[PDB]
Context: one part of a larger RNA, bound to proteins that are not shown
RNA sequence: GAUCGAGCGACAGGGCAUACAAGGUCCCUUGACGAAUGACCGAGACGCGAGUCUCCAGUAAGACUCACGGGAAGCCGAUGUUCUGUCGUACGUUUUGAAAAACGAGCCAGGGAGUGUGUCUGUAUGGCAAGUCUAACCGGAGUAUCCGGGGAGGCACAGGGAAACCGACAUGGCCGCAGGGCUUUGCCCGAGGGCCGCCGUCUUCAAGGGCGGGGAGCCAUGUGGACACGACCCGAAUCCGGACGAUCUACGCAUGGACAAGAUGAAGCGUGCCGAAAGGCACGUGGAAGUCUGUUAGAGUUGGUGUCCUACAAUACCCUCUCGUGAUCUAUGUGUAGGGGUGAAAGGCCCAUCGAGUCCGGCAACAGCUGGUUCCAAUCGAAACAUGUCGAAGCAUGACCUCCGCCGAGGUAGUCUGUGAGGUAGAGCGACCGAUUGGUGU
RNA sequence: CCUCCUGUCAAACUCCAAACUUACAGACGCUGUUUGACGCGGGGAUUCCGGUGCGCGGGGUAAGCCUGUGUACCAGGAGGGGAACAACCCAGAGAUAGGUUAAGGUCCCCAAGUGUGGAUUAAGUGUAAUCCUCUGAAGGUGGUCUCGAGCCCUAGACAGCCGGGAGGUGAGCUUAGAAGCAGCUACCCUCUAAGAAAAGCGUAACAGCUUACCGGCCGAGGUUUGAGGCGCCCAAAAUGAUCGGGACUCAAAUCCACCACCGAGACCUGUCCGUACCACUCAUACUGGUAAUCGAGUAGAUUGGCGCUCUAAUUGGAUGGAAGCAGGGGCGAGAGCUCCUGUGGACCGAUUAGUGACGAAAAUCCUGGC
Numbered sequence: 001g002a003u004c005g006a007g008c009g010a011c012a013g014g015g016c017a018u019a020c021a022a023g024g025u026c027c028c029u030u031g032a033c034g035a036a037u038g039a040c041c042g043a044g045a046c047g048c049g050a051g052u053c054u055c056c057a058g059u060a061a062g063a064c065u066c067a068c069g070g071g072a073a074g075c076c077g078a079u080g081u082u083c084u085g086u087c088g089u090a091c092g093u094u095u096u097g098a099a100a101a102a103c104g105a106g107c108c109a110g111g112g113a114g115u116g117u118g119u120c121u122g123u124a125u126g127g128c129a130a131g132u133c134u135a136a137c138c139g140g141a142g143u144a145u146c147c148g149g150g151g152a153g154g155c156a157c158a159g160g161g162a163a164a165c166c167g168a169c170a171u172g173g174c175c176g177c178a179g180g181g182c183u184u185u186g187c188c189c190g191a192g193g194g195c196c197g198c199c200g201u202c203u204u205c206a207a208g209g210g211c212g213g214g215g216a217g218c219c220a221u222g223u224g225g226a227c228a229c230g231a232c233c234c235g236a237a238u239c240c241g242g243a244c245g246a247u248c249u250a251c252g253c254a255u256g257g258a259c260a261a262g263a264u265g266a267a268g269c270g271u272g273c274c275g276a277a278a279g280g281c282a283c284g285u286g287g288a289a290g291u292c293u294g295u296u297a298g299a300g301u302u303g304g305u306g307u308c309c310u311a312c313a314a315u316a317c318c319c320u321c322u323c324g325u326g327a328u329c330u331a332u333g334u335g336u337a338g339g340g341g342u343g344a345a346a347g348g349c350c351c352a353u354c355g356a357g358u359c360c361g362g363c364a365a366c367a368g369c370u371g372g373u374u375c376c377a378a379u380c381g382a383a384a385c386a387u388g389u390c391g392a393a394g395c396a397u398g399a400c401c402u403c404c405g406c407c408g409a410g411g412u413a414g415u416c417u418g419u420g421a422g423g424u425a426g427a428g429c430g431a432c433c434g435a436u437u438g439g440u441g442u
Numbered sequence: 443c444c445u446c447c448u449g450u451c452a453a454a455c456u457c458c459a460a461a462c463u464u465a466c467a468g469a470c471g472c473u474g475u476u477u478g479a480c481g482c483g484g485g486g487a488u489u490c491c492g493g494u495g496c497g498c499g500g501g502g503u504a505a506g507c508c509u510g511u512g513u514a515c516c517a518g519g520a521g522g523g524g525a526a527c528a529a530c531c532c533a534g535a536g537a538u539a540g541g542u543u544a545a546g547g548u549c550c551c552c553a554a555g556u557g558u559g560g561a562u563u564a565a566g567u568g569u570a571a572u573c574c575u576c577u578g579a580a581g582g583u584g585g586u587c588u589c590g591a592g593c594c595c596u597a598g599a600c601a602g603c604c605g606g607g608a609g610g611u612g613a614g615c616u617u618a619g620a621a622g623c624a625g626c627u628a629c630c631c632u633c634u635a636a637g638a639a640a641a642g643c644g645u646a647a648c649a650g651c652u653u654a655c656c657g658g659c660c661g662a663g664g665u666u667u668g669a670g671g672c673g674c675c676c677a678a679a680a681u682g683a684u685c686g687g688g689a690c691u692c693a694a695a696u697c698c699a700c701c702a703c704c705g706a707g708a709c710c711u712g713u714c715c716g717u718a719c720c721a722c723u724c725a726u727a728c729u730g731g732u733a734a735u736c737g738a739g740u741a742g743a744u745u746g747g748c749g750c751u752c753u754a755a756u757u758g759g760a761u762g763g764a765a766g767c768a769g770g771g772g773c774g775a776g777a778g779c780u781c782c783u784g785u786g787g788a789c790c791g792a793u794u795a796g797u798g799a800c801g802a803a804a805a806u807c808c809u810g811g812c
Stems, first nucleotide, its partner, number of pairs: 009087010023076002025072004030067003037061001042055005091104003106812006116229013131155003137149004159166002169197001172196004179189004198213006232372002235369001239362006250336009259326001261293003264289001268285007298323003303319002306317002338354001340350003375747006385398005401486006410473003414470009426458001427456002434451002438447001492516010521532003536714007546704003549688003555701001557700006568690002581675003585672010602659005608632003613627003641652003715737002717733005748801001750798001752796008766785008
């Protein structure tokens, strides 16, 4: 709980249910404190009226918390379920936009995705420092650890130049943060920093320009990032190598086997008749044929678009239908092998595999494409744009986000004013220009 | 072809010319000098399918269309409105609590008015800000309400009804006849209160019926025209009609005003938390202080922490019952920690420094079970 509505909940509040333990709170009256907020009634005044103003008054009231007294032991919390209120169309992904009629999962457990080496570039910490570190390896020992050796070699200590070759500030000047000083609201010294000057070298008739220069590195450990490697994980069609298949099937070959019955009636031959002959006619005989009929056996497979279609069956069943002496059907043996065979040719077939079989290997193939990538919190917080790109489903460089170190006093998202820039709206065209009306006067 | 007058235009015209945008400076403002701004150097990205509203656009018949631009929003933005609803309105938001508002509402559904003073609408018009989304147009309307202007009127208007619309004359011309009324021309004159050489029907042509024009009856407004408000017609679609629904008519509609309310996480206010900063400090480890000028967030950058394995040092627990498991109690914002009971029957931690085959809801994920 058989009258009732669906992301199943969160939060608040009721009902029913509850052995102990591991939680002990909770209800009611009164009183104290009392933020923002904040009255009724009553009196006075105003408004057509709803109503408002002034005073009572920042008063009574006012969440939490506390104290006295009283009470609860399924009692309070909590837990199970259910009811009421408010809000609420999962999750993750794809996406400008997902509750989506976009993708995924039946459910649960377990499994399931930033790893190693090398090199490079930062960062934090630590040793030593004009240096620093050892590699292989050697000796010792407590014998993979560890102690002592080992500086080969690497980087750093000077650069510039294609090269030949040449070869630099242990500080000249100014500004000035921190800090220090002084008799202090100002002077002084000022590392670091900043601006110069000067020096080495290349190019250089000459001038101008490039690079470098006043001593910080080296190693170690952790960590951020790059590149090569499977490189966060799975995901597909390939390509290549070596093998295994002609028990299926294609074609050929060897040796065997099979085809009721019936129909039609070729040549040949005969007899008779006709004919000089050639030959002709009739009847018979004969029994030919990739001939006919035929569910003989056997082979094939047209229609039913029937039955079946998680089948009896990964090609079946039934009826119908074609061939059935031949380029026929069939057993067994045998040959041809993968860019090869076999093919009365359909890209057909080569063991349910064929516009290149199957197996294992190359192999963790590669993809800019889809999918997935597992604990909590705090700060900041985008880009969906620009340039280049065989580039537009990708990337690099900028823009923009973030973190770290440095600098040290200004900055300018708003407004006003001043000094400048501008030719859109509107307007106008006897101001150009080009469109675009008519009527007259020679 | 000829210097007036008259009718129009421009994205690729300009004698003119804004709003506005913009360079620089000063001033005020705000900000920065312990939160170090402005800037310099370096590490790490993510990103280069975008979308919508509004304004300005260009293309297009148009589009929930293509392509710009400025801005704010969605994306990555909760909460309150809007029936529902990425980008429309309010609103940017730590927890908890009491207030007061915003947008929008106040007949019920539904918190707050069946509020007040007027007026309009009869169409259920309407109860529909914006919109692919809510349609309704040109053209009509003696539907109705309001505000003008002109003219006529008690010396009697407007309408109606009654009476009179007469004579020359049947005007002339035309014509067979043309008689108010086929046609051409004229359109005079009398009697009058007034009456056309006839405004329209009508006849073969005259009849005949009216109109102009005059009088009477009656008695109070009439008539022309301009503007505005709301509605009406124009108005046809497919399963069951709608304003979200009920339903509403001196509204619960519409317009002009007004009064009181309801209603967010906004705003105000108590306490607490985080973060940043300040004072003190070895250290927010404490303590105290400041934030009107801190508190949303996808991709991503930065930083503290939870849990798992095994190693080491230091140090603990267990047959007086370890781990695991089931049910339950407590703490932590949380990852997760911890206790009790039962089961279990032998192993298990903590702190520090390490280690890594270390954390799953997902991949038509794998295997097993159901």